Entry title: Human RNase H catalytic domain mutant D210N in complex with 20-mer RNA/DNA hybrid. An RNA, together with DNA: 39 nucleotides with solved positions. The entry also contains Ribonuclease H1, not shown here.

Context: bound to proteins that are not shown
RNA sequence: GAGUGCGACACCUGAUUCC
DNA sequence: GGAATCAGGTGTCGCACTCT
Numbered sequence: 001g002a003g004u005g006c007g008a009c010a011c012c013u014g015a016u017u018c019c
Numbered sequence: 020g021g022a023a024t025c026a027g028g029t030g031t032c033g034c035a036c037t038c039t
Base pairs, nucleotide, nucleotide: 001038002037003036004035005034006033007032008031009030010029011028012027013026014025015024016023017022018021019020
Other pairs, nucleotide, nucleotide, family: none
C1' cells in the first nucleotide's frame, strides 16, 4: 500500500405483539 | 405516545492480524 476481522458508542430502518 | 424484543443498515473511530 491492499485488505480482513474485532471492539465500542451512537444514529437509524423495519416488524409483531403487549399497553 | 410507550414497552417488550428482534432483524437488517450506516456513522466513525482504534486495535489486531494477513497479503491468496
Crystallisation conditions: 15% PEG 3350, 0.1 M LiSO4, 0.1 M Tris, pH 8.5, VAPOR DIFFUSION, HANGING DROP, temperature 294K. Method: X-ray diffraction, resolution 2.4 A. The entry became public in 2007.